Record summary: The PDB entry is titled "Paromomycin bound to a leishmanial ribosomal A-site". Shown are 41 nucleotides from a PDB entry: RNA (RNA duplex). The 2015 paper behind the entry is "Structural basis for selective targeting of leishmanial ribosomes: aminoglycoside derivatives as promising therapeutics". The model includes bound paromomycin (PAR). It was solved by X-ray crystallography to 3.04 angstroms. Crystallisation conditions: Sodium cacodylate pH 7.0, spermine tetrahydrochloride, 2-methyl-2,4-pentanediol (MPD), MgSO4, KCl.

[PDB]
RNA sequence: GCGUCGUUCCGGAAAAGUCGC
RNA sequence: GCGUCGUUCCGGAAA
RNA sequence: GUCGC
Ligand code: PAR
Numbered sequence: 001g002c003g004u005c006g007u008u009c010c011g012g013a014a015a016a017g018u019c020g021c
Numbered sequence: 022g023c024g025u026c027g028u029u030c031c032g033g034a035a036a
Numbered sequence: 037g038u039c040g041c
Base pairs, nucleotide, nucleotide: 001041002040003039005037007035008034009033010032011031012030013029014028017026019024020023021022
Other pairs, nucleotide, nucleotide, family: 018025cWW
C1' cells in the first nucleotide's frame, strides 16, 4: 500500500422484541 | 395507526 | 483498533 476481523458513530433495509401515545 | 428504543443484515465515515 | 499477504 491492498485486503480481514471488529468496535463506535450516522444512515438504510427486514414476519413475529421494548416503552409511549 | 403514529413515535421512541433495541435486535439482524447491508452500507458510509472515524481512531 | 486487531490480524494477513
Ligand atoms: C421493525 O419494526 C422493522 N420494521 C421490521 O422489519 C423488523 O423485522 C422488526 O422491527 C424486528 O424487530 C414495533 N414496536 C416493533 C416492530 N417490529 C418494528 C417497529 O419499528 C415498531 O413500531 C419500526 C419503526 O418504523 C421504527 O421507526 C423502526 O422500525 C425502528 O424499530